Source information:
An RNA with a sequence from Rhodobacter sphaeroides ATCC 17025, together with DNA: 37 nucleotides with solved positions. Taxonomically the source falls in Cereibacter sphaeroides (Bacteria, Pseudomonadati, Pseudomonadota, Paracoccaceae). It was solved by X-ray diffraction to 2.1 angstrom. The depositors describe the entry as "Ternary RsAgo Complex Containing Guide RNA Paired with Target DNA". It was solved together with Uncharacterized protein.

[PDB]
Context: bound to proteins that are not shown
DNA sequence: TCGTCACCTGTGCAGTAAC
């Protein structure tokens, strides 16, 4: 990749802690 | 490395566009 928006799945990640 | 709470980011399809 005019965008909202909604949904699926996948894929993990983050924060606090001892 | 651990528990505990939590809900984040990509892809990909369809309807509609504050009056």
């Nucleotide at each position: 990749u005019u965008a909202c928006u909604g949904c699926a799945c996948a894929g993990g990640u983050g924060a606090c802690g001892a």